[PDB]
Context: bound to proteins that are not shown
RNA sequence: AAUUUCUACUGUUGUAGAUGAGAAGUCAUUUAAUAAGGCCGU
DNA sequence: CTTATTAAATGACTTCTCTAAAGGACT
DNA sequence: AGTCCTTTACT
Numbered sequence: 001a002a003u004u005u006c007u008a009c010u011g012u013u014g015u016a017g018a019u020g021a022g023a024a025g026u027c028a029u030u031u032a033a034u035a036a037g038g039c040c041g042u
Numbered sequence: 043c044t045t046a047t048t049a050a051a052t053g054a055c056t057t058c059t060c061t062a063a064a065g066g067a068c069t
Numbered sequence: 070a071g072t073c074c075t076t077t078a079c080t
Base pairs, nucleotide, nucleotide: 005018006017007016008015009014020060021059022058023057024056025055026054027053028052029051030050031049032048033047034046035045036044037043061078062077063076064075065074066073067072068071069070
């Protein structure tokens, strides 16, 4: 540490495996800020 | 920890197409 | 009357 692209690679101008693309929309989550509240903190 | 609002982000999910040839408009 | 971009066909 090479890739249609991704991961881990050296597997020697690459190795093994994976790989449904473009457009479009929508939803869910995280983290932060803030407001009002709960409980045997976090 | 909850119920909310804004922002920024990543991710995952359901739609459509994956055509040749007819047909019409500008020329 | 030829070129070539737009609709067309169904389910």